[PDB]
Context: bound to proteins that are not shown
RNA sequence: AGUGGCGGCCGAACAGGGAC
RNA sequence: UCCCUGUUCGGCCGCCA
Repeated sequence: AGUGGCGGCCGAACAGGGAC
Repeated sequence: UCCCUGUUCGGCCGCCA
RNA backbone atom coordinates (compact mmCIF):
# COMPACT_ATOMS: atom_id res chain seq x y z
C1' A A 1 0.00 0.00 0.00
C1' G A 2 -5.72 5.21 3.89
C1' U A 3 -8.90 9.30 3.06
C1' G A 4 -10.42 14.10 2.17
C1' G A 5 -9.00 18.74 0.53
C1' C A 6 -5.97 22.77 -2.51
C1' G A 7 -2.91 24.18 -6.69
C1' G A 8 -0.86 21.81 -11.87
C1' C A 9 -1.23 18.45 -15.95
C1' C A 10 -3.39 14.84 -19.08
C1' G A 11 -7.33 12.46 -20.92
C1' A A 12 -12.10 9.35 -20.38
C1' A A 13 -17.30 8.44 -20.87
C1' C A 14 -22.55 11.14 -20.72
C1' A A 15 -25.65 14.84 -22.37
C1' G A 16 -26.80 19.89 -25.42
C1' G A 17 -27.23 22.74 -29.73
C1' G A 18 -25.71 24.01 -34.02
C1' A A 19 -22.17 22.98 -39.52
C1' C A 20 -22.33 19.14 -43.67
C1' U B 1 -18.73 12.76 -40.66
C1' C B 2 -17.93 18.18 -38.51
C1' C B 3 -17.29 22.32 -34.82
C1' C B 4 -17.86 24.71 -30.49
C1' U B 5 -20.29 24.71 -25.84
C1' G B 6 -21.77 22.66 -21.25
C1' U B 7 -22.20 18.70 -17.64
C1' U B 8 -20.26 13.69 -15.35
C1' C B 9 -16.00 10.15 -14.24
C1' G B 10 -11.10 8.72 -14.42
C1' G B 11 -3.97 8.79 -14.37
C1' C B 12 1.06 11.57 -12.22
C1' C B 13 3.75 15.90 -9.40
C1' G B 14 3.48 19.62 -5.55
C1' C B 15 0.82 20.82 -0.24
C1' C B 16 -2.27 19.40 4.40
C1' A B 17 -3.72 15.51 8.87